[PDB]
Molecule: Allo-tRNAUTu1A
Organism: metagenome
RNA sequence: GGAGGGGAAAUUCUAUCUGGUGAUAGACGGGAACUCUAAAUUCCUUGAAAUGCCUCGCCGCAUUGGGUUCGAUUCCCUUCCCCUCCGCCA
Numbered sequence: 001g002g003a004g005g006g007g008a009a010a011u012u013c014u015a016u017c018u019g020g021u022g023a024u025a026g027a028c029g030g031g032a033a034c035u036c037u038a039a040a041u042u043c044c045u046u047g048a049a050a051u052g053c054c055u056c057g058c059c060g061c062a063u064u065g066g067g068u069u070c071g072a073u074u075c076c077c078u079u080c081c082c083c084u085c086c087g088c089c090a
Stems, first nucleotide, its partner, number of pairs: 001086002006082001008079002012027006020070001028047001029045005049064005065077003
C1' cells in the first nucleotide's frame, strides 16, 4: 500500500441501543442521610468544556468539520487518531 471494522472532530466519562433534537445502565465529582468523627452503605444530581462579538472580567449569546434530511448523538464524506489482517521476487 489494499480491504474490512471500532471510536472523535460541543454535549462529566465508559459501554449499549436509537433519524425525533437523545435515552438506558455503570464509574467518577458535588450534596443529603448514618455517627463520637470518618470508611463502607443508602438516597439524589448531566455535573466537563473551549472559540468568537458585545459586556467589561462578571458574563449575554452564538458556534467546535462538511453533506443527505421536515430535522444527524444516531447515515455518508473530509481531517485527528487507534486496532486487526495482508503487502517485492527468485